[PDB]
Context: bound to proteins that are not shown
RNA sequence: GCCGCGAUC
DNA sequence: ATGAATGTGCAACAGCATGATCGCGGCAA
DNA sequence: CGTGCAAAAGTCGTGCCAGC
DNA sequence: GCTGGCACGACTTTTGCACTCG
DNA sequence: ATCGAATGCTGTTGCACATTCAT
Numbered sequence: 001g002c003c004g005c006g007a008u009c
Numbered sequence: 010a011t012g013a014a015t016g017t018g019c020a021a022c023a024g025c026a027t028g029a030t031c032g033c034g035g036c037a038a
Numbered sequence: 039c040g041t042g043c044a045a046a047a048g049t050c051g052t053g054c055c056a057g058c
Numbered sequence: 059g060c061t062g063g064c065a066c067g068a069c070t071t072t073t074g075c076a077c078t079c080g
Numbered sequence: 081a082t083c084g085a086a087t088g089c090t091g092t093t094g095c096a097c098a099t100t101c102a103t
Base pairs, nucleotide, nucleotide: 002035003034004033005032006031007030008029009028010103011102012101013100014099015098016097017096018095019094020093021092022091023090024089025088040077041076042075043074044073045072046071047070048069049068050067051066052065053064054063055062056061057060058059
Other pairs, nucleotide, nucleotide, family: none
C1' cells in the first nucleotide's frame, strides 16, 4: 500500500 | 406520384449493486 | 542505460611544528 | 631526545552534461 | 503472445427507417 483466500454477526 | 422532414424505434455505451470486524500468504521499474 | 572531457572536488603520500 | 596531530603537490573520483540509438 | 471472455438493471445518445405532408 494492496491483492487473493478463509471466517464472524 | 415522389422527395424531404420529422418522429419513432433500436442498438451501443456508461454507472452501479450493505456495514463492521478477524486471521494467513505474495507482491517493480 | 551510456560518454568523454572540463571542472571541480576529494584523496593519498609526503613533509611540518608542538607536547611529553 | 621521543612522539603525534596539521598542510602541500600530485593522483584519483565525481559530476555536469545534454547527446544520441534503441 | 495470451488474455478472459459468462452479473442484470437502468439511463442516455446516436443512427436508421417508417410515415406524412407538400408540390